An RNA structure (tRNA-Asp (P-site)) from Mycoplasmoides pneumoniae M129, in which 75 nucleotides are resolved. The work is reported in "Structural insights into context-dependent inhibitory mechanisms of chloramphenicol in cells" (Xue et al., Nat.Struct.Mol.Biol., 2025). Ions in the entry include zinc, potassium and magnesium. Keywords: In situ, Ribosome, Chloramphenicol, cryo-ET, TRANSLATION. Released in 2024, the model rests on cryo-electron microscopy data to a resolution of 2.9 A. An Rfam search finds the family "tRNA" in it. Gene Ontology term of the family: triplet codon-amino acid adaptor activity. About the family: Transfer RNA (tRNA) molecules are approximately 80 nucleotides in length. Their secondary structure includes four short double-helical elements and three loops (D, anti-codon, and T loops). Further hydrogen bonds mediate the characteristic L-shaped molecular structure. tRNAs have two regions of fundamental functional importance: the anti-codon, which is responsible for specific mRNA codon recognition, and the 3' end, to which the tRNAs corresponding amino acid is attached (by aminoacyl-tRNA synthetases). tRNAs cope with the degeneracy of the genetic code in two manners: having more than one tRNA (with a specific anti-codon) for a particular amino acid; and 'wobble' base-pairing, i.e. permitting non-standard base-pairing at the 3rd anti-codon position.
[PDB]
RNA sequence: GGUUCCAUGGUGUAGUGGAUAACAUAUCUCCCUGUCACGGAGGGGUUGCGGGUUCGAUUCCCGUUGGAACCGCCA
Repeated sequence: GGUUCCAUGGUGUAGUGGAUAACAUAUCUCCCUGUCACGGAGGGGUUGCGGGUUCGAUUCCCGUUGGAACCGCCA
RNA backbone atom coordinates (compact mmCIF):
# COMPACT_ATOMS: atom_id res chain seq x y z
C1' G A 1 0.00 0.00 0.00
C1' G A 2 -4.30 -3.50 -1.04
C1' U A 3 -8.27 -6.93 0.58
C1' U A 4 -12.03 -9.42 4.26
C1' C A 5 -14.32 -9.21 9.43
C1' C A 6 -16.12 -6.66 13.84
C1' A A 7 -18.22 -2.13 16.82
C1' U A 8 -25.36 -4.19 20.99
C1' G A 9 -26.22 -2.46 28.84
C1' G A 10 -20.73 -1.62 33.27
C1' U A 11 -18.13 -6.67 31.05
C1' G A 12 -18.56 -11.33 27.70
C1' U A 13 -21.70 -12.52 23.64
C1' A A 14 -26.87 -13.63 20.67
C1' G A 15 -30.63 -12.07 17.50
C1' U A 16 -33.52 -8.65 13.70
C1' G A 17 -33.81 -10.58 6.07
C1' G A 18 -37.11 -3.01 7.89
C1' A A 19 -42.27 -2.17 12.25
C1' U A 20 -39.42 -6.54 18.18
C1' A A 21 -33.56 -6.32 21.18
C1' A A 22 -32.49 -10.77 24.72
C1' C A 23 -28.66 -14.49 27.82
C1' A A 24 -25.01 -14.70 31.68
C1' U A 25 -22.02 -11.92 35.00
C1' A A 26 -22.26 -7.41 37.26
C1' U A 27 -25.75 -3.49 39.98
C1' C A 28 -29.89 -2.11 43.37
C1' U A 29 -33.88 -3.28 47.07
C1' C A 30 -35.78 -6.87 50.30
C1' C A 31 -35.68 -12.22 53.10
C1' C A 32 -31.17 -14.75 55.28
C1' U A 33 -27.80 -14.99 59.39
C1' G A 34 -24.13 -12.69 65.59
C1' U A 35 -22.26 -10.97 61.05
C1' C A 36 -20.64 -11.89 56.14
C1' A A 37 -19.95 -15.20 51.84
C1' C A 38 -23.08 -18.54 49.50
C1' G A 39 -28.71 -18.94 49.08
C1' G A 40 -34.13 -17.11 48.21
C1' A A 41 -37.83 -13.06 46.16
C1' G A 42 -38.34 -8.62 43.28
C1' G A 43 -36.37 -4.76 40.70
C1' G A 44 -33.96 -2.31 37.24
C1' G A 45 -29.94 -0.99 32.70
C1' U A 46 -28.35 -1.27 25.37
C1' U A 47 -27.12 -0.96 18.37
C1' G A 48 -19.25 3.25 16.66
C1' C A 49 -20.05 8.42 13.72
C1' G A 50 -21.95 10.46 9.41
C1' G A 51 -24.97 10.65 5.36
C1' G A 52 -28.86 8.60 1.65
C1' U A 53 -33.52 4.98 0.57
C1' U A 54 -38.35 4.01 3.17
C1' C A 55 -44.15 6.46 6.13
C1' G A 56 -40.18 4.00 9.51
C1' A A 57 -33.04 2.19 9.87
C1' U A 58 -29.37 -1.41 14.71
C1' U A 59 -30.92 -4.22 10.29
C1' C A 60 -30.72 -1.77 3.59
C1' C A 61 -26.74 1.45 0.72
C1' C A 62 -22.31 4.67 0.37
C1' G A 63 -18.53 7.12 3.11
C1' U A 64 -15.50 8.39 7.97
C1' U A 65 -13.02 6.47 12.78
C1' G A 66 -11.13 2.45 16.15
C1' G A 67 -9.71 -2.87 16.73
C1' A A 68 -8.29 -7.37 14.32
C1' A A 69 -7.35 -11.17 10.39
C1' C A 70 -4.97 -11.84 5.60
C1' C A 71 -1.63 -10.60 1.74
C1' G A 72 2.26 -7.49 -0.45
C1' C A 73 5.61 -11.43 -4.93
C1' C A 74 9.50 -12.47 -10.30
C1' A A 75 13.75 -10.36 -11.13